[PDB]
Context: one part of a larger RNA, bound to proteins that are not shown
RNA sequence: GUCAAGUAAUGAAGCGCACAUGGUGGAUGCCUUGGCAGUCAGAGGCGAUGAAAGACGUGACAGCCUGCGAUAAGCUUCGGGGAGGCGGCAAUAUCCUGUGAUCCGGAGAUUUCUGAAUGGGGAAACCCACUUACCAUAAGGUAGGUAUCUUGU
RNA sequence: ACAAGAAGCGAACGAGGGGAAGUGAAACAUCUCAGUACCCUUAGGAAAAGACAUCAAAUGAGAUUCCCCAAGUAGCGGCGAGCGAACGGGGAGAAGCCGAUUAAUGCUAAUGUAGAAGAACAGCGUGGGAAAGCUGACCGUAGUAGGUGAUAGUCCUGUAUUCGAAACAUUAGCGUUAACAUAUUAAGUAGGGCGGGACACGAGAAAUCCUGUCUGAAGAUGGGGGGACCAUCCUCCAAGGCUAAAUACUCCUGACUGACCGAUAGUGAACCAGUACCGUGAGGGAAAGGCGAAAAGAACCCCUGUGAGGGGAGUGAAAUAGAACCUGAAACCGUGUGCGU
Numbered sequence: 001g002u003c004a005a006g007u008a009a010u011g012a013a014g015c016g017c018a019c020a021u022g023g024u025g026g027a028u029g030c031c032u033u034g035g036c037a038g039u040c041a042g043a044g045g046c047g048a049u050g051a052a053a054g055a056c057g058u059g060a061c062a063g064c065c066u067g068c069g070a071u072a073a074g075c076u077u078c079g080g081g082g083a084g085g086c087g088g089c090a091a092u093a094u095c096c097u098g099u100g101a102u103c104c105g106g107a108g109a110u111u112u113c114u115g116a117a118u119g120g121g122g123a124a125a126c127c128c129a130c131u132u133a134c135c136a137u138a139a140g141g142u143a144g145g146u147a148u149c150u151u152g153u
Numbered sequence: 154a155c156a157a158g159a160a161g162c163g164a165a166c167g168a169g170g171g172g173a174a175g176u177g178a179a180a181c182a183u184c185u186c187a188g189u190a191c192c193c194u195u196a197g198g199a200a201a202a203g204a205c206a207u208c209a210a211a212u213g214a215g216a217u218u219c220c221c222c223a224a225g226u227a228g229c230g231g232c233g234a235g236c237g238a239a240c241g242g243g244g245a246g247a248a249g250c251c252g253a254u255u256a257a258u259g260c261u262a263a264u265g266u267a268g269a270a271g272a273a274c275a276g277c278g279u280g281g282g283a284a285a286g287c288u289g290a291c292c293g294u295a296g297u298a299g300g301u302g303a304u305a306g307u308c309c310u311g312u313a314u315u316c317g318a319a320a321c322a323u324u325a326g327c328g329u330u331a332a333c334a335u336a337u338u339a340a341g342u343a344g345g346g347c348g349g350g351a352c353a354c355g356a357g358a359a360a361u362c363c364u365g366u367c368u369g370a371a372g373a374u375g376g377g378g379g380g381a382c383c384a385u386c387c388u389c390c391a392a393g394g395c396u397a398a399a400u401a402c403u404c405c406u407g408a409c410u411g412a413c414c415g416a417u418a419g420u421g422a423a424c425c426a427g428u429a430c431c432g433u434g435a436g437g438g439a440a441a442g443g444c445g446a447a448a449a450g451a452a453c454c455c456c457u458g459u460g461a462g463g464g465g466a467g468u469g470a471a472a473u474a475g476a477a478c479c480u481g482a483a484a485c486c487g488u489g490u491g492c493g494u
Base pairs, nucleotide, nucleotide: 014494015493016492017491018490019489020488021487022486023485029479030443031442034414035413036411037410038409039408040407041406042405043403044402045162046161053114054113055112056069057068058067060092063089064088065087075108076107077106078105079104080103084096085095119128120127121126129146130145131144132143133142134141135140148159149158150157151156152155153154166197167195168194169193170192171191177184181231207214208213218245219244220243221242222241228236229235249395250394251393254332255331256330257329258328259327260326261325262324263323265321266320268316269315270314274289275288276287277286290307291306292296298310299309300308344368345367346366347365348364349363350362351361354380375390376389377388378387379386430437431436450478453465454464455463456462
């Protein structure tokens, strides 16, 4: 060293468990601009002087919300206040402001259309009228009046 | 043919006209539910009721309303299931009148609707930031408020305290004006028959009240009541009208409170919610909060399609706080390592 017999180890296409590290997801914790139950007081109505609910508009700025109504995020006045401001999303631009702005309170003015809707009608936000006065001369404007019922002369 | 009103809408509470059934009775019809739900009419800050034709039976009391008892008693009840007083006592509030009406106006007073002032802290160490730590002060008729880069009586807004109103509502007192009302003692009334209803009371021995129908007095020498009815006694005078408070309630306004919730909770609705969405319609009906103390919200560079997304740089205490942003659980899905198979 050759053979024979016997007998280990090694594997992982994938998978399991543990750990580490993520993703998804939106629990939990903390939080609140929102609610719930009351107490003590006040008030208990709004409307033909047009209500409640809306429609459409209205800004330097496209939408929505908020405000307002063709005087349209607003006009006048009376008070307060004293440095910022032209409502929110939501900023930008033009600007305003001690000749007192923005802002807050009282009063007033404006207050489109629908809607009790009330001039007639109607499929709400529309259609069609009549009449008085004035103006214009063209094919209109401005300001009114025109529902129904009840009580009086 | 002339003036003044009304109309409609909107919470609950009141008064009134109608009025179920589910249910319970271990079935169900009387009964219960319940005069409830609902429908309808209509008012006021309340409404209604309210002064004895009431109770009581004691030594009498003295309108109405509401609360605690009386009392789950007396009763009612297929005497079942259930329903359920009153007398009287203790309280709240008190009031009795004959216009206790309504609406304006003018004075007087007080509110309300904007506001103003309002004390007193520094140093050091840590920290991104101080209000927290240590040392020492101050105010307090102001010390448990909300904020401010962490927990502040002395930083801010505030708090205790003291106060302002040109104007316009509101409440109260006085005066005036104009609209309405102002009975004079009560007959188709009390009572009765019939059928119903209400009384705690289901016809019951059923008083009392209401009335659809038919009737129908007496009229102070009179009449009602005292739970069938009669007598006696007591009490009170219907058929005219009013009357505050104590009581009921919340669409709302203010102040304040909570062993109430904290985003699947609490309103359906913390957010552009009665929305989106569904329905012909009546109607039904969601989901959805949080960067950071400050946007300081990432200039610029790089990969990519001038996209998404990321990596650097930068900001920030923090950036697996980067906008689907606090924390970031589990299900579920990957990657890596060890072992097993």
Molecule: 23S rRNA, nucleotides 9 to 508
Organism: Psychrobacter urativorans